[PDB]
RNA sequence: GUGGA
RNA sequence: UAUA
RNA sequence: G
RNA sequence: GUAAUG
RNA sequence: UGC
RNA sequence: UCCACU
Numbered sequence: 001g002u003g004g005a
Numbered sequence: 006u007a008u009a
Numbered sequence: 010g
Numbered sequence: 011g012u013a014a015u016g
Numbered sequence: 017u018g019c
Numbered sequence: 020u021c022c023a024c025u
Base pairs, nucleotide, nucleotide: 001024002023003022004021005020
C1' cells in the first nucleotide's frame, strides 16, 4: 500500500 | 483518533 | 485543520 | 465550524 | 475532518 | 496509533 477499528 |  |  | 463536545 |  | 494481509 489494501481492508477493518 | 486533535495531549496531530 |  | 455563528458551535451542533459537531 | 483524520497526521 | 492498533489489528489482518505485508
Entry title: Complex of anticoagulant RNA aptamer and human coagulation factor IXa (S195A). Shown are 25 nucleotides from a PDB entry: RNA. It was solved together with Coagulation factor IXa light chain and Coagulation factor IXa heavy chain. Keywords: coagulation factor IX, RNA aptamer, inhibitor, BLOOD CLOTTING. Kolyadko et al. published it in Proc.Natl.Acad.Sci.USA in 2024: "An RNA aptamer exploits exosite-dependent allostery to achieve specific inhibition of coagulation factor IXa". It was solved by X-ray crystallography to 2.65 angstrom.